Primary citation: Yi et al., Nat.Struct.Mol.Biol. (2024), "Structural basis for activity switching in polymerases determining the fate of let-7 pre-miRNAs".
The RNA with a sequence from Homo sapiens has 54 modelled nucleotides.
The reconstruction used 226,379 particles.
Protein in the same entry: Terminal uridylyltransferase 7 and Protein lin-28 homolog A.
Entry title: Human terminal uridylyltransferase 7 (TUT7/ZCCHC6) bound with pre-let7g miRNA and Lin28A - complex 2.
The entry is indexed under Polymerase, uridylation, RNA maturation and turnover control, RNA BINDING PROTEIN.
Context: bound to proteins that are not shown
C1' cells in the first nucleotide's frame, strides 16, 4: 500500500442581489422612504487531523 471520514492558499462552478430619485470626462458610492426572522457561507489538488491495520 488497506475502511473512513475536514485545519489555512487559488481557479472553476454557488445563496444574495427585495427595499431608490437624481451620478460618474478616459476626476466622484451619495437623501434608499420598506423586505420579515428567530434564523448565522456548498462542492476537486495542494501533506496538517482522530478512529480500525497486522
Nucleotide at each position: 500500500u488497506u475502511g473512513u471520514a475536514c485545519a489555512g492558499u487559488u481557479u472553476g462552478a454557488g445563496g444574495g442581489u427585495a427595499u431608490a430619485u437624481g451620478a460618474u470626462a478616459c476626476a466622484a458610492c451619495c437623501c434608499g422612504g420598506u423586505a420579515c426572522a428567530g434564523g448565522a457561507g456548498a462542492u476537486a489538488a495542494c501533506u496538517g487531523u482522530a478512529c480500525a491495520g497486522g